[PDB]
Context: one part of a larger RNA, bound to proteins that are not shown
RNA sequence: ACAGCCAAGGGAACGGGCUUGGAAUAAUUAGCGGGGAAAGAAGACCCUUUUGAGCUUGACUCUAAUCUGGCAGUGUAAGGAGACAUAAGAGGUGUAGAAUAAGUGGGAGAUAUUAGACCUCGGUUUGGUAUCGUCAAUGAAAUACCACUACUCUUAUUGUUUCCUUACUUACUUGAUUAAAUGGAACGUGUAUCA
RNA sequence: UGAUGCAAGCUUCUUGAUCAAAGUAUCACGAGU
RNA sequence: ACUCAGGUAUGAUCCAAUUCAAGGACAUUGCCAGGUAGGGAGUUUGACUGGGGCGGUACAUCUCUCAAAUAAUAACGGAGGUGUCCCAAGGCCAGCUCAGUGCGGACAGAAACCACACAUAGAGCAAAAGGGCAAAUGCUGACUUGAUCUCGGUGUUCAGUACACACAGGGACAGCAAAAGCUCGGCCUAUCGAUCCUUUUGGUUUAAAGAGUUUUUAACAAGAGGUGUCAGAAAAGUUACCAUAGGGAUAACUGGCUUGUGGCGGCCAAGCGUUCAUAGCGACGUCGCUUUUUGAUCCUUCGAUGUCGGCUCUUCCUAUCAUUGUGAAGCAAAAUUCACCAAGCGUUGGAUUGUUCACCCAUGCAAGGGAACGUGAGCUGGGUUUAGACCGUCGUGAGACAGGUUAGUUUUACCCUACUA
Numbered sequence: 001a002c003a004g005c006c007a008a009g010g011g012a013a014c015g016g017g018c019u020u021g022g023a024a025u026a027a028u029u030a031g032c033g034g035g036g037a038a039a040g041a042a043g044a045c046c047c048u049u050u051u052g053a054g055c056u057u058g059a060c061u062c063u064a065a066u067c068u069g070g071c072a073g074u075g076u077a078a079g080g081a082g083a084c085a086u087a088a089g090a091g092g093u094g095u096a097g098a099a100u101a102a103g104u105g106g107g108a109g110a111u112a113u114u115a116g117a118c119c120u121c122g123g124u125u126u127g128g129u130a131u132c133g134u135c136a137a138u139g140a141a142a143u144a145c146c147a148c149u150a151c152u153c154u155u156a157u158u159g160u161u162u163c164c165u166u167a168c169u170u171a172c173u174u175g176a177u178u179a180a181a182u183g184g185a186a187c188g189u190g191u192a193u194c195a
Numbered sequence: 196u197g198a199u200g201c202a203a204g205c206u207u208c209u210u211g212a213u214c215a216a217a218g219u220a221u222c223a224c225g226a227g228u
Numbered sequence: 229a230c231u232c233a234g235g236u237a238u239g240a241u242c243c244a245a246u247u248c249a250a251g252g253a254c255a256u257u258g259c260c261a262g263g264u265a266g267g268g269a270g271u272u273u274g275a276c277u278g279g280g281g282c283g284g285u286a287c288a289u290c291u292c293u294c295a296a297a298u299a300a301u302a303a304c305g306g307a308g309g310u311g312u313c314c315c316a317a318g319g320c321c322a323g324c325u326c327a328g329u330g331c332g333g334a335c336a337g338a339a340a341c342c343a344c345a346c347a348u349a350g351a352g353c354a355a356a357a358g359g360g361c362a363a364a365u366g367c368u369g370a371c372u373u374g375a376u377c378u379c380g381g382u383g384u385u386c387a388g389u390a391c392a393c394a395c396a397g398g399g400a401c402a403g404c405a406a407a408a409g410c411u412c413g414g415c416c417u418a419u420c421g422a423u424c425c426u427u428u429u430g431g432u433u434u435a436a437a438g439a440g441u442u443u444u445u446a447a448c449a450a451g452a453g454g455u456g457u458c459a460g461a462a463a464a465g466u467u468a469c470c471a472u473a474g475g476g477a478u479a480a481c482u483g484g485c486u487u488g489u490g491g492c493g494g495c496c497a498a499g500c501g502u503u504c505a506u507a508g509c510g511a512c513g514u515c516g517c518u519u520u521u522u523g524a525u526c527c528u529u530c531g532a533u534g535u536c537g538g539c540u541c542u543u544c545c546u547a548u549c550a551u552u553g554u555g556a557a558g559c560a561a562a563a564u565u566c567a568c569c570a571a572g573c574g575u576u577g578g579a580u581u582g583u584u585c586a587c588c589c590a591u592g593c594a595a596g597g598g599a600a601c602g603u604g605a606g607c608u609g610g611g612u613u614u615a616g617a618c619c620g621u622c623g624u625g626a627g628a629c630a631g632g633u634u635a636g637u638u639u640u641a642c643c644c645u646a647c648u649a
């Protein structure tokens, strides 16, 4: 679904139907609540699904907000800053020798001065004079006449930062006002002080 | 009599009221006589 | 001479200018950086499993057994083992004999050491078990690095895939040995790991695509770093507020099988009973019946069989409490006990608890045991058992409790049978 009387058996282990029995007569009325494993509702329990959701927690991974640092907007000054660098300056130490050359090579004597040749003259030039010396001694530099300079520092002008403090106003923030008297001076007053 | 710091120049007995300038200053001296 | 008048300054000093006041290069904001952050987002919480959770690992693996004489072979069968250790405990030559036992030797004994004789392995070999092994694979010395480099092939597992482990070879180069010998780790069976990534060693390299140079990066060969759920996601809970897809492949109750547990019978008779084995008993054994409690089970039902009791009402069993009819006693009577035929009538009223048994008061001549888990469209709704709530313990929490407590919709017959008329 078809249906609708049971008993026993067997059966997906509790049949209305199968098997074997018991049995089996219409059409119906009001009741009834044994049964139909009655109806309702793809069990709200249990499990499973490499299906969910709600909630929790420091499960795994994120996130808003928050805190923290940095950069920007972002300015003006002072005083300490660590004197970086610059406007400069001196001094720096074996045997040896002139000793104690920071170092010293160009160097193997000039310059300074002066009168005359020269020039308008000083001046140049010529020569004289002059300090160690350029050279000796004796070594680790042999140093006249002469310079580009260095480390402890001093100046004076313009320099990273875990820098640092204070101050300003003009950015920006905030409050207030119906954006009304803000900031300075001025006379007029009375006290120490003042003829 | 002035220097000179300091202070001030005005609303506190009371549940009133205040708003719109008076004064002086200065030109204005204009119609009418 | 006459009705007949307004301006500006002043009153209310002057000049500045920035409406004042606090902050102020900080805050705020803009953009990166670290920290915090279940406020919020998304997602995940292994499998196996005599239901699931719990336990464990039977998940990768080794030996003995199971296993039924080839091999294979299961269960959360049984007994264990692995995740290491090793410069020797590897390689090889030579020498050597081990367990134990006996007779001995001052201290020295049950054992110390020295030494002889017997010793088939009864020892030892990192080996868990098994096999194996004696001029060794054991013990001691000798030198030693073959625990090397390479290239395939095979065995196992297997799909005849991988790793990995073993093997048998070829090509070297080396160790030991006088030499033969064949040493490619451990006597044999276990002792372990892909892609991507990272990282060494390596060529004395190949590429970066306009061309050189060096750095850088890449690539290729060989290792290592690791996946123990071990052929290899990156991963915590709770839901009783719950949802979905399914499942009788899977629990909770009925039905079935089952009975270890309880009880009820029958044999044997140690014995108890003053004496007497059985009037009445009855040990140690033994053989059955009984599932309902109670486990075990997972067969039927998860598009649902309303789940405890009580109330009501009917029928049935006998495993007989009482009564009828009897037999027996350790039966004088009374009272009782044992047994037989036997299921006809009967088996009550209450207190406490939701109980169900047991217990209590009482009546009663006498106060038996069960069946349809009987019985929720019969009721009730006290137990249990949804959302509310409170306490104890547990939990960090959300929540849990098989602990307690309280409150919590009980639907439908008018169909067919059946029954009653």
Base pairs, nucleotide, nucleotide: 002016005022006021007020008019009018029649030648031647034645035644036643038640039639046475047474048473051471052470053467054466055465056464059271060270061269062268063267065264066263067262068261069260070259071258072257075168077166078165079164085157088154089153090152105146106145111130112129113128114127115126116125118123172251173250174249175248176247182244183243184242185241190201191200218238220236221235222234274287275285276284283304288310290308291307292306293305311458313414314413323367324366326350328346329345330344332342333341352361353360357417358416359415376400377399378398379397381395382394383393384392389459425453426452427451428450429449430448435445436444483527484525486523491517492516493515495513499509500508536610537608538607539606541602544598545597549574551572553568554567555566556565557564576590577589578588616634617633618632619631620629621628622627
Solved structure of RNA (28S ribosomal RNA, nucleotides 2739 to 3521) from Drosophila melanogaster, 649 nucleotides shown. Entry title: Drosophila melanogaster Ovary 80S ribosome. Among the 76 different proteins in the entry, which are not shown, are 40S ribosomal protein S3, 40S ribosomal protein S26 and 60S ribosomal protein L3. Lineage of the source: Eukaryota > Opisthokonta > Neoptera > Endopterygota > Sophophora. The entry is indexed under Specialised ribosome, Drosophila melanogaster, Ovary, RIBOSOME. It holds a match to the Rfam family "Eukaryotic large subunit ribosomal RNA". Released in 2021, the model rests on electron microscopy data to a resolution of 3 angstrom.